[PDB]
Context: bound to proteins that are not shown
RNA sequence: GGAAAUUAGGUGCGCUUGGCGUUUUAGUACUCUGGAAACAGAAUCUACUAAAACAAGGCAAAAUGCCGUGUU
DNA sequence: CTACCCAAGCCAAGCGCACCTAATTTCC
DNA sequence: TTGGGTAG
Numbered sequence: 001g002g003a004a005a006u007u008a009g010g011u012g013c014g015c016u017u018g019g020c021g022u023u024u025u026a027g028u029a030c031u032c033u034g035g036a037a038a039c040a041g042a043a044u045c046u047a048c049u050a051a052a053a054c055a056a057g058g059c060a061a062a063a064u065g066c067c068g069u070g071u072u
Numbered sequence: 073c074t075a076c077c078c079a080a081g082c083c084a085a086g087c088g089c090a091c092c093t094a095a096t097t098t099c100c
Numbered sequence: 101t102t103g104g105g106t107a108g
Stems, first nucleotide, its partner, number of pairs: 001100020021054009031042004057067003073108008
């Protein structure tokens, strides 16, 4: 140095998920206007909630569906 | 052009196998 | 480190 075994620790590849994040839109709040109020209009600034997109894109057809940032 | 300026997705949990390190026993 | 816009 090499072979097998036991324990502990570590590295990598691959897989499976969670909750965020960015953006749009709609509603609400906030601001403004009118009004007794209800409510309507304006604004799209700030916030909350929902739906949708999130490497460009490419497949695929009821699917616990698939690929797209690595290496060489 | 020169000499600037800005801004760029993120944490966390599971699991399989391969490999390595350290220690211990034997043998090649 | 790197796309890339900006002031002068």